[PDB]
Context: bound to proteins that are not shown
RNA sequence: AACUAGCUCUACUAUC
RNA sequence: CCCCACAAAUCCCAA
DNA sequence: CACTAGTGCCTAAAAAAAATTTATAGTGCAAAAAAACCAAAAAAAAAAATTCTCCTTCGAGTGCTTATCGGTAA
DNA sequence: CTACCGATAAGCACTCGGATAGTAGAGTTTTTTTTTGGTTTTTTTGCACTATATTTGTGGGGAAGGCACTAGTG
Numbered sequence: 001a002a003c004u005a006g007c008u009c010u011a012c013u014a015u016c
Numbered sequence: 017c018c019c020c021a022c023a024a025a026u027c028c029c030a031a
Numbered sequence: 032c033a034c035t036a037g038t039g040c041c042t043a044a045a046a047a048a049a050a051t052t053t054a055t056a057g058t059g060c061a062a063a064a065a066a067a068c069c070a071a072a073a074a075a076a077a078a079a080a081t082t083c084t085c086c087t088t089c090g091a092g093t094g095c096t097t098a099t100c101g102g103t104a105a
Numbered sequence: 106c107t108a109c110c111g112a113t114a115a116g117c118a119c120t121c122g123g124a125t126a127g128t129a130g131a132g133t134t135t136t137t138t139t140t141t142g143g144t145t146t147t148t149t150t151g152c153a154c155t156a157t158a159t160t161t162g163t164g165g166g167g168a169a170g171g172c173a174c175t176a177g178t179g
Stems, first nucleotide, its partner, number of pairs: 011128004016123001018166009032179011054157024089122001091120014
Other pairs, nucleotide, nucleotide, family: 004005cHS008131cWW009130cWW010129cWW015124cWW017166tWH018165cWW047048cHS090121cWH105106cWW
């Protein structure tokens, strides 16, 4: 002790 | 030995 | 024993008030600035048509709207 | 004969669809144009260079000064 990882889009799997 | 001065010398002409 | 000259030996006087006017040529560096090429990128607009309804299997139900024969009392 | 429901069906219009996990992979406007600054090229401007008729003769200047180390004299 300078204080942030973080959206959606389809594929494959994991138990059940 | 260099540097500075200082002077001369080129003072015309042609028609 | 001390002061000053006489001669021999040997690096500095280091200060800046300024720059001081004296030309005219050229001409080769050298750098300074303008001028052409183009490339990045930002800004502005649209690619948008082929055509059928195939969308496609999601079919499920359920509810809500609407046509519509169909009857029926006055 | 005539509106007056009216129940029936047909349609049409709805929105729904197990619980978690963990991946990894590709793309999250496109195209076109215009604009202007980075670019190389050129042109200019400056600046920095040298070289300045021929002869003769005096004459007048100084040329290291600045300390240093010792010797003679008071």
Shown are 179 nucleotides from a PDB entry: RNA with a sequence from Saccharomyces cerevisiae, together with DNA. It comes from the structure "Composite structure of EC+EC". The sample was in a buffer at pH 7.6. NCBI's taxonomy places the organism under Eukaryota, Dikarya, saccharomyceta, Saccharomycetaceae, Saccharomyces. The entry is indexed under pol II, TRANSCRIPTION. Method: electron microscopy, resolution 3.54 angstroms. The entry became public in 2022.